[PDB]
Context: bound to proteins that are not shown
RNA sequence: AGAGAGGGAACCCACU
DNA sequence: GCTCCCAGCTCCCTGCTGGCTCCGAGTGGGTTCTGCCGCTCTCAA
DNA sequence: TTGAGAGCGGC
DNA sequence: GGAGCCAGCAGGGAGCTGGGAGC
Numbered sequence: 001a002g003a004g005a006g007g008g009a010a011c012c013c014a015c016u
Numbered sequence: 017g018c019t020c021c022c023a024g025c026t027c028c029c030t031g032c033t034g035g036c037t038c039c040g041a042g043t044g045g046g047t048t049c050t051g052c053c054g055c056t057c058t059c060a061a
Numbered sequence: 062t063t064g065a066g067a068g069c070g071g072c
Numbered sequence: 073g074g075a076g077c078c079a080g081c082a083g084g085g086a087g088c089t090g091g092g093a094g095c
Stems, first nucleotide, its partner, number of pairs: 011046006018094003022090001025087009036076001052071006
C1' cells in the first nucleotide's frame, strides 16, 4: 500500500 | 303529357408518372476538423 | 487620458 | 444510379336521367 480507465465525430491508405 | 329512348354528362373505374431505399464482412491507424466574432473591459495597465 | 490586448459572453 | 411500391392525374364505360319524338 491512497486502485481506474472515457474523449467523440469525420475522412485517406492498405490487410484477407 | 308521357314514356321509352338518346345525348351529351357527370362519374366511376383503370392505365401512366414522380418518389424513398442500401450499396456485404472484419482489421490496422493517422489526421484534422476547436464556437468565431463582437465587444466589453474602461480601467488597469 | 488614449490604445491595444486579453479574455469573457452571444450566436 | 439501382428497381420498385405508390399516388395522383386522365381517359374510357356508363347508366340514369332527362330532351325527344313515338304511341
Background:
Entry title: human co-transcriptional RNA capping enzyme RNGTT-CMTR1. Shown are 95 nucleotides from a PDB entry: RNA with a sequence from Homo sapiens, together with DNA. Among the 16 different proteins in the entry, which are not shown, are DNA-directed RNA polymerase II subunit RPB4, DNA-directed RNA polymerase II subunit RPB9 and DNA-directed RNA polymerase II subunit F. It was solved by electron microscopy to 4 angstroms. The entry also models magnesium and zinc ions. The reconstruction used 92,000 particles. Li et al. published it in Nat Commun in 2024: "Structures of co-transcriptional RNA capping enzymes on paused transcription complex".